[PDB]
The RNA (A-site Aminoacyl-tRNA Phe-NH-tRNAphe) from Escherichia coli has 73 modelled nucleotides. It holds a match to the Rfam family "tRNA". It was solved by X-ray crystallography to 2.3 A. Entry title: Crystal structure of the Thermus thermophilus 70S ribosome in complex with mRNA, aminoacylated A-site Phe-NH-tRNAphe, peptidyl P-site fMTHSMRC-NH-tRNAmet, and deacylated E-site tRNAphe at 2.30A resolution. Crystals were grown from: 0.1-0.2 M Arginine-HCl, 0.1M Tris-HCl pH 7.6, 2.5% PEG-20K, 7-12% MPD, 0.5 mM BME. The 2023 paper behind the entry is "Insights into the ribosome function from the structures of non-arrested ribosome-nascent chain complexes".
RNA sequence: GCCCGGAUAGCUCAG
RNA sequence: GGUAGAGCAGGGGAUUGAAAAUCCCCGUGUCCUUGGUUCGAUUCCGAGUCCGGGCACC
Numbered sequence: 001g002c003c004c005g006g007a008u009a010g011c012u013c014a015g
Numbered sequence: 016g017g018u019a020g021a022g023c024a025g026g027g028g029a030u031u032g033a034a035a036a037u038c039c040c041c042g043u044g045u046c047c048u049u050g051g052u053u054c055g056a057u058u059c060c061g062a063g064u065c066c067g068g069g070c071a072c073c
Base pairs, nucleotide, nucleotide: 001070002069003068004067005066006065007064010023011022012021013020017054025041026040027039028038029037047063048062049061050060051059
């Protein structure tokens, strides 16, 4: 640079 | 697809001789910005941000 994948409560994560 | 959970942390109640544990209740978020679709988006799409798993002489 070039794809895929995570942003949710003070923490860490569903959905 | 109709602004949402949980556990944990903490507070208060029940329990106890007082606690631990257990049970209940409580406060908890403009769901990372911005554009689109939709009556309606935290859910569906696009981009901007910040992180993460990796491709590369011969």